The PDB entry is titled "SARS-CoV-2 replication-transcription complex bound to CTP, in a pre-catalytic state". The RNA (Template RNA (55-MER); Product RNA (35-MER)) has 70 modelled nucleotides. The reconstruction used 171,107 particles.

Context: bound to proteins that are not shown
RNA sequence: GUGAUGCUUCGCGUGGAGAAUGACGUAGCAUGCUACG
RNA sequence: CGUAGCAUGCUACGUCAUUCUCCACGCGAAGCA
Ligand code: L2B
Numbered sequence: 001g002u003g004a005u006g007c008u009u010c011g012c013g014u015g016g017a018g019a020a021u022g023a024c025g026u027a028g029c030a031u032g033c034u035a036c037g
Numbered sequence: 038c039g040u041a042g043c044a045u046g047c048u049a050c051g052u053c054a055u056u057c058u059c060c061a062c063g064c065g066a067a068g069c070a
Base pairs, nucleotide, nucleotide: 005070006069007068008067009066010065011064012063013062014061015060019056020055021054022053025050026049031044032043033042034041035040036039
Other pairs, nucleotide, nucleotide, family: 017058cWW018057cWW023052cWW
C1' cells in the first nucleotide's frame, strides 16, 4: 500500500415458492350402535 | 326416517416437527477475464 467491472466455484446465514414423511385441531361426506319422542 | 351421544374407514383446509431439489439476497474464501 493494494483500483473499476464481469463471470464462476466453495462455505455459511436469512427469506420466498414448491416436494416428501409424520403428529395433531376445526369443519364436512359417509358406515355401525344406546336413549327420547 | 329425524334428534343427542359413542365408535370405524375415506377426504379437504389450517398450524407444527424433520429432510431435500431449485431460487432471491446477505456474509466469508477463492479463481479467471
Ligand atoms: C478486461 C478487466 C480488459 C480486456 C482484469 C478484457 C483483466 C480481456 C481484464 N479485464 N480486468 O477488466 O479490459 O483484471 O477484459 O482481458 O486477456 O486478461 P484478458

Record summary
The entry also models zinc and magnesium ions. The model includes bound 3'-DEOXYURIDINE-5'-MONOPHOSPHATE (L2B). The work is reported in "Structural basis for substrate selection by the SARS-CoV-2 replicase" (Malone et al., Nature, 2023). It was solved by electron microscopy to 2.67 A.